[PDB]
Context: one part of a larger RNA, bound to proteins that are not shown
RNA sequence: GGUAGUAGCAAAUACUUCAAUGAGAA
RNA sequence: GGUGAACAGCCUCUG
RNA sequence: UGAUAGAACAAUGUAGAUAAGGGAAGUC
RNA sequence: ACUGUCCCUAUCUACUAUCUAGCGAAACCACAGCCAAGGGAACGGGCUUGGCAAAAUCAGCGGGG
RNA sequence: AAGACCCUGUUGAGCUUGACUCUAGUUUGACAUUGUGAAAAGACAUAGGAGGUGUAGAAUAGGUGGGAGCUUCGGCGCCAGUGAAAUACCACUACUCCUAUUGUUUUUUUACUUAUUCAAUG
RNA sequence: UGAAGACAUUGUCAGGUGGGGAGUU
RNA sequence: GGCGGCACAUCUGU
RNA sequence: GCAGGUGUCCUAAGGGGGGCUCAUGGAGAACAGAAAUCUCCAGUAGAACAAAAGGGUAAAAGUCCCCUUGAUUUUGAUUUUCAGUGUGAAUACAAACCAUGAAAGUGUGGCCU
RNA sequence: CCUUUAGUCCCUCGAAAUUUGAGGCUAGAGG
RNA sequence: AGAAAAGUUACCACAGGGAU
RNA sequence: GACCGUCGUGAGACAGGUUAGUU
RNA sequence: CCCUACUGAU
RNA sequence: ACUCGUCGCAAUGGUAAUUCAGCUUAGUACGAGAGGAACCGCUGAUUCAGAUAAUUGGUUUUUGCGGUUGUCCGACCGGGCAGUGCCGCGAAGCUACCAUCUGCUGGAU
RNA sequence: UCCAUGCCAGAACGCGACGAUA
RNA sequence: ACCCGCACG
RNA sequence: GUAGACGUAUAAGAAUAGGCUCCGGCCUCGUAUCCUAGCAGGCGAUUCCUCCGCCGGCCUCGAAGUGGCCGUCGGUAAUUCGCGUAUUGCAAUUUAGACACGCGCGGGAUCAAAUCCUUUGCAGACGACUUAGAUGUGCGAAAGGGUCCUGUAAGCAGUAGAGUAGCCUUGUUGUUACGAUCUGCUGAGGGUAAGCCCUCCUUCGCCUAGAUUUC
Repeated sequence: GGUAGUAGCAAAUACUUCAAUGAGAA
Repeated sequence: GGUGAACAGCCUCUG
Repeated sequence: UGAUAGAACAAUGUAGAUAAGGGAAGUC
Repeated sequence: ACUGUCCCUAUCUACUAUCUAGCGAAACCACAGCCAAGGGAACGGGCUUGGCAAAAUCAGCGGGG
Repeated sequence: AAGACCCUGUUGAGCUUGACUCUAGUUUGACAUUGUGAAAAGACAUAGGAGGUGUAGAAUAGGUGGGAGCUUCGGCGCCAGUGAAAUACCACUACUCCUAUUGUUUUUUUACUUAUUCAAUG
Repeated sequence: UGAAGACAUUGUCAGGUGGGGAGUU
Repeated sequence: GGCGGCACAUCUGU
Repeated sequence: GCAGGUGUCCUAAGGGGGGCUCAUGGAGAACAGAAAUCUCCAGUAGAACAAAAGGGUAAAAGUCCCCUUGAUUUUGAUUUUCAGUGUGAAUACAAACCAUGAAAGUGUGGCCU
Repeated sequence: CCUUUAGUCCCUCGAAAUUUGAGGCUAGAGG
Repeated sequence: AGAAAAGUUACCACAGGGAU
Repeated sequence: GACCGUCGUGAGACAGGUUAGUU
Repeated sequence: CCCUACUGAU
Repeated sequence: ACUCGUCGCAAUGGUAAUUCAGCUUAGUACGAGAGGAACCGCUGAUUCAGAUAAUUGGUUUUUGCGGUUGUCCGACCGGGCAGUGCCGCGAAGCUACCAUCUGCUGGAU
Repeated sequence: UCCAUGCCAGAACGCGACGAUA
Repeated sequence: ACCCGCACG
Repeated sequence: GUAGACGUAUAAGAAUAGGCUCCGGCCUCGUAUCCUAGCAGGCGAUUCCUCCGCCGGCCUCGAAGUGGCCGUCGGUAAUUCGCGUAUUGCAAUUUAGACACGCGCGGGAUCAAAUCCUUUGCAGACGACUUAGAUGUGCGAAAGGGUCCUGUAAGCAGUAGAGUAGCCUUGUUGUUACGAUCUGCUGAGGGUAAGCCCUCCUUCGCCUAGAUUUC
C1' cells in the first nucleotide's frame, strides 16, 4: 500500500472549544 | 462596590 | 481535574428495589 | 398513629436504538475466482468441460466435531 | 490385537524328609498285697443213658484195623448202584447233649473287718 | 486310738511310643 | 580303587 | 613248620648271554662236639623253580656272574567297539624299533573291583 | 542301618492228609 | 547337622519381567 | 469399558474419585 | 466445523 | 445507456381441488331367495385458492346522539383528575369458516 | 412426466406499431 | 435551429 | 470504418421404385444461362432504334416490403472507319464498389416534452403509485337539498307532579316558596366527510404559472 475513509468513537494522543479550583482588575 | 431585571454583558492567568 | 460536535424533549423510555416525603382510604 | 391498601414525587440499580459532520484502525494479503460435473492412493479455488454480473448476498431453518 | 506361552516373588493344594541310642511324659497285658462266710454260675475227677444227614445212597456214614456168612434169620453179608469214606461180624478210642456226685478249681455279687489306705497322731 | 474298707490303692516284671530331656556324628 | 615281595632281627602265639 | 605285633635292609620285576651242579649218604680235618666251615667219592634229580603227569626241567626251565632296567616305544588306507573334543581313541594283528648274544636266534608289557 | 530285588526252599515258627506262608541267612543297587 | 524347618510341582490366586 | 485408591485377605465392596453451569 | 432445499432481499 | 409517452408481441418462469352425498336411471337389471345395481345425467355439500361487503353479526380503531358520574385543590368560578370515567343506539373502517361470489382443461406416454 | 390452454410475472442490458418532437 | 471558429475524408 | 468487393449476375415447387414440357420431345453432367471489345475505356463519323441509367404517373410488394409497365432526358461497336495513348524507359499498389453517418469538436441559438412544484385519493411502514392545475361540463373556499344517525333541545305554557312550610273572607282547577319526574309547542334539536352525493353563474375568489435536463 490493499483491506478502507471500512470496523469503529473502547484505550491512545493531536488541535479547537467548554466547564470547574484558586486569584485579580474593569 | 465585585454578575444579579437583563430588546444587557459574561475579561485574564491557573491543571 | 473532565468532555468529540449538531440533530435526536436533556434519544424515547422500560423494569425492580429504598429502616424517604406527600396525597387518598379504614380504624378504637 | 398504624396498615397484609392505592397513587405520585425523591434516591439507587440494570436495560437499551439512529443519522450527519469530524477523527480514524486492526487481523489478513505470492496470484485468485462463482458454483456444478468429470479424471485422479488427493473431499483440486490454480487440471478438463460447462454455465454465472444473482450457481452470489444478508434474516432464517437443521444438522454436520 | 485380547492373547495363548515362558520366567520371578508372595499365597494355598499338596507329596516327602526333618538322623542314631537311652529316657521322662507315658503306656498295654499279667502277677502279688487282696481276706472270711452266704448266694450262685462256668470249667476240670468220675459212674452211667444216648450220639453221628452239606450231598446222594433204601439209611442219621463216628473214625480206625482186618474180613467176605461168624449166621439165632438167608435178614442182611456178597454182587450192584450212590457216595472222600458201604455196610455182616469183633477189637480200639475220639470228643459231644445231658443226669447225679464220688469231688477239685475258677469267676461275679452281697455282708463283716483280718489286707490296703486315711482321720487323730503321742 | 478310730474310720472307709476288700471298691479303690501300691509294688513287680514281659511288650510299644518317645522330635520333649541326656549323649554321638 | 587296587591288594606288593613272609627278604631279615625281637616279643605274643606257645 | 604254619602265624601275628614292633625295629632294620632293598637300581622293581623281566629279558638275553656265560659259568656251575643239587637233596642226601660215606670217608676225613684245631676249636667243631647228632647239628657251624672245608676236601674227596657215591650221587635221575629223590634239591630247588613252576605246575598238579599217567613221561616238567641237569653242561637246564635249577643256582651264581655281565648288560639292560627305557615303569609299558612307533606306524597301519587293516579287525571289534566307541567317538557333538572325527591331527581320531582303545583293542586285535602285522611290520618297524629296542635289550642281550660272537652268531644262531630269543625276548617282553598279570588278575580283580 | 534300613529301602528295592532274587536265591539258600538251607534253619526256625506255622499252616497244610505231605505242599506252601512269614522270618533268619546269602548277594545286584541306593542313601 | 536333624525340630529349626526345608526340597519340589507343565498346579491355584495376586504382582512383576520376556516374546508375539 | 481401565486405572489411583480406602476398607478386609481364606473370599470382596464402594456416592470415592478431577467438574458444573452459561454460551 | 460446512452447506444444499428454502423463505424476503439485492 | 436508451428523446418522452400510448397501445401491444411474448422469450422465459411458476401453477391447475380434498372428502362427499339427494333425485332420475331402477327396488329395475342382476341375484335361488335374501338382498340389490352400473352408465348417462341433474342438484349439491364440505375443503382449499382468489376476491367482496347489499345484507347479518362482531370490533385492542375512528367519531356521532342521549343519559350517568365521582376524587382532590379547606371551600369555590374553575383547575389536576379517573394516565381518554361509564352505560345504551348507530355510522365508517377492518372484517367473519360467524357472511357472500368465482374456481378452469384437454391430450400424450 | 411432457405438450398445448387458462391464470400470474414480463427480458429494467428482447421486440413491433403509433403520437409529439432542435 | 441559424452564426463564428477548426480537425479529418 | 467494415473478419476482407473486383461480373462480388442466376427465385418454381415436388419426387428420387421418378419427373419436365413448347405436346415435337426431353433429364448422369450448373462442364449450364445471362453478361463480357473501346484512354480504368476518349473525339468525330458511318451506322442502329438494341441495351442501360435518372426522375414523374399507373400499379405492385408487409414473414425482417419491392419490382413491373408507360412517359421525359442522357449515354448506347449490331456494322464500318479516321484521329490521339509512347520517354510511366523489362514487374514493384490494378490508389475504382457497397453500406453507417460525410468523421467528429468548442462558444453565441429554438421548439417539444419530462423531472421538480401545488394538489388529489381508487394508492399509501416510509419511499413508491394516481388525479387536477394555462378559460374550463375549470378548480378551492360558504350556502341549499337529498341522505343517514340519535332521540324529541333551550325556553314558554300546563296544579301535572311523591309531597313540605306559611297566608288568609277556608278554596268541587284557593294562594306564596321549594321540589327529581309528566303533558303541548317538537319526526324537536344536534352531527352528517375529514376516504356520503348533486348544484347553472345559489354566492365569492385565481388563471396564458416557475427552477433542472434532453432529440